[PDB]
RNA sequence: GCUUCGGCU
RNA sequence: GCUUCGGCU
Numbered sequence: 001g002c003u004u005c006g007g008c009u
Numbered sequence: 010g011c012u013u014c015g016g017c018u
Stems, first nucleotide, its partner, number of pairs: 001017003006012003
Other pairs, nucleotide, nucleotide, family: 004014cWW005013cWW
């Protein structure tokens, strides 16, 4: 630097 | 858009 699942009134 | 545990340059 990118990004799955989860979360974020 | 932002973000805990991860994963990948």

An RNA: 18 nucleotides with solved positions. The PDB entry is titled "THE STRUCTURE OF A MISPAIRED RNA DOUBLE HELIX AT 1.6 ANGSTROMS RESOLUTION AND IMPLICATIONS FOR THE PREDICTION OF RNA SECONDARY STRUCTURE". Primary citation: Cruse et al., Proc.Natl.Acad.Sci.USA (1994), "Structure of a mispaired RNA double helix at 1.6-A resolution and implications for the prediction of RNA secondary structure". Released in 1994, the model rests on X-ray crystallography data to a resolution of 1.55 A.